Record summary:
Solved structure of RNA, 27 nucleotides shown. Crystallisation conditions: 2.7 M 1,6-HEXANEDIOL, 200 MM AMMONIUM CHLORIDE, 10 MM MGCL2, 50 MM HEPES PH 8.0, 5 MM DTT. Entry title: Structure of AfC3PO - duplex RNA complex. Released in 2013, the model rests on X-ray diffraction data to a resolution of 2.98 angstrom. It was solved together with AFTRAX.

Context: bound to proteins that are not shown
């Protein structure tokens, strides 16, 4: 990845 | 509440 959760920061969708 | 995107930390393959 690079992936895939998660929580804090922002912000936009409905 | 529910979904997405960055940024921060933490994890797991």
């Nucleotide at each position: 990845u690079u992936c895939g959760a998660c929580g804090c920061g922002u912000c936009g969708a409905a």